An RNA, together with DNA: 20 nucleotides with solved positions.
It was solved by X-ray crystallography to 2.9 A.
Oh et al. published it in Nat Commun in 2023: "Structural basis of transcription recognition of a hydrophobic unnatural base pair by T7 RNA polymerase".
The depositors describe the entry as "T7 RNA polymerase elongation complex with unnatural base dDs".
It was solved together with T7 RNA polymerase.

[PDB]
Context: bound to proteins that are not shown
DNA sequence: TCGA
DNA sequence: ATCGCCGC
C1' cells in the first nucleotide's frame, strides 16, 4: 500500500 | 484531467 | 477525517 475488524 |  | 487492531 492493499484486505478486513473497532473506535469517534 | 482528476477527486470526491 | 482522524486513531487503532489483524491479515497480505
Nucleotide at each position: 500500500g492493499c484486505g478486513g475488524c473497532g473506535a469517534u